[PDB]
Context: bound to proteins that are not shown
RNA sequence: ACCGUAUAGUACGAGAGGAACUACGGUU
Numbered sequence: 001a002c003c004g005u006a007u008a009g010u011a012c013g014a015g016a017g018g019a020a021c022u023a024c025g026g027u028u
Stems, first nucleotide, its partner, number of pairs: 001027006012017001
């Protein structure tokens, strides 16, 4: 400094789509 999981296929949204606080695992 980044990725992933829980959060959550949730909030927001006609729908398509689609977060966060926090807690974790890992990579660079």
This is an experimental structure of RNA (SARCIN-RICIN LOOP) from Saccharomyces cerevisiae, with 28 nucleotides shown. Primary citation: Gartmann et al., J.Biol.Chem. (2010), "Mechanism of Eif6-Mediated Inhibition of Ribosomal Subunit Joining". The source organism's lineage runs through Eukaryota, Opisthokonta, Dikarya, Ascomycota and Saccharomyces. Released in 2010, the model rests on electron microscopy data to a resolution of 11.8 angstroms. Entry title: Mechanism of eIF6s anti-association activity.